Context: bound to proteins that are not shown
RNA sequence: GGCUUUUUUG
DNA sequence: GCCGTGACTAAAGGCAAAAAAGCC
DNA sequence: TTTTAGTCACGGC
Repeated sequence: GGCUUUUUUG
């Protein structure tokens, strides 16, 4: 403080 | 040779939330 | 992956 990958709620 | 057919290529496919990481 | 459409190449009489 941008991106990506997971996990979860409705 | 002209209209019909098959093959080749591009776009598009929820809304909000949090919690972690890891990179750049 | 699947769907859909647009476009280039091939085909048959």
About this RNA
The PDB entry is titled "RNA polymerase at U-rich pause bound to non-regulatory RNA - pause prone, closed clamp state". The RNA (Non-regulatory RNA) with a sequence from Escherichia coli, together with DNA, has 47 modelled nucleotides. Taxonomically the source falls in Escherichia (Bacteria, Pseudomonadati, Enterobacterales, Enterobacteriaceae). The entry also contains DNA-directed RNA polymerase subunit alpha, DNA-directed RNA polymerase subunit beta, DNA-directed RNA polymerase subunit beta' and DNA-directed RNA polymerase subunit omega, not shown here. The structure was determined by electron microscopy at 3.4 angstrom resolution and released in 2022. The 2022 paper behind the entry is "Structural insights into RNA-mediated transcription regulation in bacteria". The reconstruction used 180,841 particles.